[PDB]
RNA sequence: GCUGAGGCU
RNA sequence: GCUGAGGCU
Numbered sequence: 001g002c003u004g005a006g007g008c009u
Numbered sequence: 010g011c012u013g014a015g016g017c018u
Stems, first nucleotide, its partner, number of pairs: 001017003006012003
Other pairs, nucleotide, nucleotide, family: 004014tHS005013tHS
C1' cells in the first nucleotide's frame, strides 16, 4: 500500500 | 459512503 470484517451513516 | 480489524503485502 491492496484489500476489506465490523462499527458508523 | 466513512471507517478500518484482519488477510495480503

Method: solution NMR. The entry became public in 2007. This is an experimental structure of RNA, with 18 nucleotides shown. NMR data were recorded at pH 5.5 and 283 K.